[PDB]
RNA sequence: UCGUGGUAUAUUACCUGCC
RNA sequence: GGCAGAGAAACACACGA
Numbered sequence: 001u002c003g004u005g006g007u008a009u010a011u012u013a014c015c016u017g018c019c
Numbered sequence: 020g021g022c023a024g025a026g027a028a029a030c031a032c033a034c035g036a
Stems, first nucleotide, its partner, number of pairs: 001036005015024005
């Protein structure tokens, strides 16, 4: 430096609903 | 905008090379 992983099973762009 | 639903990316970490 690259690739793979997940705890990211996240949320934060983006899309939908309610108000 | 808040709530809900959906939801990648970036980065960090780890591991491999």
This is an experimental structure of RNA, with 36 nucleotides shown. Alam et al. published it in Biochemistry in 2005: "Conformational heterogeneity at position U37 of an all-RNA hairpin ribozyme with implications for metal binding and the catalytic structure of the S-turn". The entry is indexed under ribozyme, S-turn, dual conformation, RNA.